An RNA structure with a sequence from Saccharomyces cerevisiae, in which 45 nucleotides are resolved.
The organism belongs to Saccharomyces, within Eukaryota.
Released in 2016, the model rests on X-ray diffraction data to a resolution of 2.98 A.

[PDB]
Context: bound to proteins that are not shown
RNA sequence: GACUGAACGACUAAUGUGGGGAA
RNA sequence: UUCCCCACAUU
RNA sequence: GACGUUCAGUC
Numbered sequence: 001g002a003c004u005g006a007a008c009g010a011c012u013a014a015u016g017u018g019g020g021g022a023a
Numbered sequence: 024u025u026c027c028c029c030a031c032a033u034u
Numbered sequence: 035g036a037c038g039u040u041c042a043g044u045c
Stems, first nucleotide, its partner, number of pairs: 001045009011035001013034011
Other pairs, nucleotide, nucleotide, family: 010036cWW
C1' cells in the first nucleotide's frame, strides 16, 4: 500500500409496525 | 381497504 | 449500501 476479520459511531431512502386521523 | 400525520423499528 | 474512528491479521 493492497487485501482480509471483529468493535463502535454516524449517514443513506425507502420500507414495516403502532397510535391517531382522512376518503 | 387506501392514504395522511406522529412515534418506533427494519435494511 | 457506503463513510469515519479504533483493534487484529495476510501478502

The entry also contains Double-stranded RNA-specific editase 1, not shown here.
The depositors describe the entry as "Human Adenosine Deaminase Acting on dsRNA (ADAR2) bound to dsRNA sequence derived from S. cerevisiae BDF2 gene with AU basepair at reaction site".
Keywords: deaminase, human, hydrolase-RNA complex.
Ions in the entry include zinc.
The 2016 paper behind the entry is "Structures of human ADAR2 bound to dsRNA reveal base-flipping mechanism and basis for site selectivity".